[PDB]
Solved structure of RNA (tRNA), 88 nucleotides shown.
The PDB entry is titled "The crystal structure of Leucyl-tRNA synthetase and tRNA(leucine) complex".
The entry also contains Leucyl-tRNA synthetase, not shown here.
The entry is indexed under Ligase, tRNA, RIKEN Structural Genomics/Proteomics Initiative, RSGI, Structural Genomics, Ligase-RNA COMPLEX.
The structure was determined by X-ray crystallography at 3.21 angstroms resolution and released in 2005.
An Rfam search finds the family "tRNA" in it. Its Rfam clan is "tRNA clan". Rfam links the family to the GO term triplet codon-amino acid adaptor activity. The literature on the family includes a 1997 paper in Nucleic Acids Res by Lowe and Eddy, "tRNAscan-SE: a program for improved detection of transfer RNA genes in genomic sequence". Rfam describes the family as follows. Transfer RNA (tRNA) molecules are approximately 80 nucleotides in length.
RNA sequence: GCGGGGGUUGCCGAGCCUGGUCAAAGGCGGGGGACUCAAGAUCCCCUCCCGUAGGGGUUCCGGGGUUCGAAUCCCCGCCCCCGCACCA
Numbered sequence: 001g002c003g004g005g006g007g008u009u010g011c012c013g014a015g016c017c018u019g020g021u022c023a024a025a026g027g028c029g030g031g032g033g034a035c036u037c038a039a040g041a042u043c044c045c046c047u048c049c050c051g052u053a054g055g056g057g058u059u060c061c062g063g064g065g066u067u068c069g070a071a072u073c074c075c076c077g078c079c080c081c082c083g084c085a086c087c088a
Base pairs, nucleotide, nucleotide: 001084002083003082004081005080006079007078010028011027012026029047030046031045032044033043034042048057049056050055061077062076063075064074065073
C1' cells in the first nucleotide's frame, strides 16, 4: 500500500446493534470488618469527586452533527491491533 476491528472508569474487561432505567455488569488490584496467639480460607461492606438524614456534582479519546436527552447514533481528526497466499 489492499483490506478487517476498534478506542470505557486504577488495570483487565462488559455495555454500544434494539439512545434515555449507566457512575456505568464481572474480575483483579486496593481497604474495613466477622476475625478473636497465629499463617491461610469462606462471606459481608467500601473503592470517580463532594456530603453532620437516604443527596449533589463531573465522567466512556478531541471537536462538532443529530435529539427533550448520547459512553450509546452521524461526520472530521488523532491513535491502536490484525491477516496478504501455498504457510498450518